[PDB]
Molecule: A/P site tRNA
Organism: Homo sapiens
RNA sequence: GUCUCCGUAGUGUAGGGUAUCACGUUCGCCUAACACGCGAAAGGUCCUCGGUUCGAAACCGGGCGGAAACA
Numbered sequence: 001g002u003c004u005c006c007g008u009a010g011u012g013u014a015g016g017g018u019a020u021c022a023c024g025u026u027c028g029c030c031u032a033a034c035a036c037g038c039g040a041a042a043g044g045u046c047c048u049c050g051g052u053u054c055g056a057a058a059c060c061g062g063g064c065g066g067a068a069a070c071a
Base pairs, nucleotide, nucleotide: 001070002069004067005066006065007064010023011022012021016053017054025041026040027039028038029037047063048062049061050060051059
């Protein structure tokens, strides 16, 4: 320098027709008390900008950041 892949709750995460789970947090169930277990809530403008369509996190183009493969 190039190629490929990825940029999403605090974290890891899947995903054209209004974002899932677990941990993190809080709370509610249960107990004589605890631990666990169960359940609920909060939490992601989805890297940035531009573009087509009814509407884009998803599709397209450009640019940034990160990791392998070339070089």